Solved structure of RNA (A site tRNA) from Escherichia coli, 76 nucleotides shown. It is bound to tryptophan (TRP). It comes from the structure "Structural characterization of mRNA-tRNA translocation intermediates (class 5 of the six classes)". The work is reported in "Structural characterization of mRNA-tRNA translocation intermediates" (Agirrezabala et al., Proc.Natl.Acad.Sci.USA, 2012). The reconstruction used 40,000 particles. It holds a match to the Rfam family "tRNA". The literature on the family includes a 1993 paper in Trends Biochem Sci by Hou, "The tertiary structure of tRNA and the development of the genetic code". Rfam describes the family as follows. Transfer RNA (tRNA) molecules are approximately 80 nucleotides in length. Their secondary structure includes four short double-helical elements and three loops (D, anti-codon, and T loops). Further hydrogen bonds mediate the characteristic L-shaped molecular structure. tRNAs have two regions of fundamental functional importance: the anti-codon, which is responsible for specific mRNA codon recognition, and the 3' end, to which the tRNAs corresponding amino acid is attached (by aminoacyl-tRNA synthetases). tRNAs cope with the degeneracy of the genetic code in two manners: having more than one tRNA (with a specific anti-codon) for a particular amino acid; and 'wobble' base-pairing, i.e. permitting non-standard base-pairing at the 3rd anti-codon position. The family is grouped with related families in Rfam's "tRNA clan".
[PDB]
């Protein structure tokens, strides 16, 4: 400077067509022992990194552009 890859709820890692994009791990609400934790069972939290083109239909098509990351030239 060229171009590829990738970026998502605390915390791991996927996701565009007219679709109810999910949970490994936590959290949390409820539940049994006079009661109280351990524990058990659902529930919940992000839905695209970001604007146009087409279009029944768009988060990655079309377009390159924001961080972050990788490849690479001896100013003698």
């Nucleotide at each position: 400077a060229g171009g590829g890859g990738c970026g998502u709820a605390g915390u791991u890692c996927a996701a565009u067509u007219g679709g109810u994009a999910g949970a490994g791990c936590a959290c949390c609400g409820g539940u049994c022992u006079c009661c109280a934790a351990a524990a058990c069972c659902g529930g919940g939290u992000g839905u695209u990194g970001g604007g146009a083109g087409u279009u029944c239909g768009a988060g990655u098509c079309u377009c390159u552009c924001c961080g972050c990351c990788c490849c690479u030239g001896c100013c003698a």